[PDB]
Context: bound to proteins that are not shown
RNA sequence: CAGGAUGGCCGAGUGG
RNA sequence: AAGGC
RNA sequence: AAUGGAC
RNA sequence: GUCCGCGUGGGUUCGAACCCCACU
RNA sequence: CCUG
Numbered sequence: 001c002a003g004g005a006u007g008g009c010c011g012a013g014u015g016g
Numbered sequence: 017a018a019g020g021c
Numbered sequence: 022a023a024u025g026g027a028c
Numbered sequence: 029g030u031c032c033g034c035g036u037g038g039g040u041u042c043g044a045a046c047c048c049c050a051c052u
Numbered sequence: 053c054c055u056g
Stems, first nucleotide, its partner, number of pairs: 001056005008021003016042001025032004035051005
Other pairs, nucleotide, nucleotide, family: 006012tWH006017tWS007011tWH011018tHS012017cWS013034tWW015041tWS015043tWS040044tWH041043tHS
C1' cells in the first nucleotide's frame, strides 16, 4: 500500500 | 439471501 | 418441506 | 405485509449483503 | 479483529 469478515457448514452473490 | 450438503 | 428475527 | 438482519455502529439512496465512513 |  493492498485483500478479507454471508445464514447451521462450504460457499454465490458489488444498487431492483 | 443461489446452489449444495 | 422447511432450515435469521420482531411486529 | 412492514421493518431489522450478510463482522458491529452509522450515513447516502426510492431501494444497500452490494456504495461511503468509523470501529473490531 | 484477520491475511498478504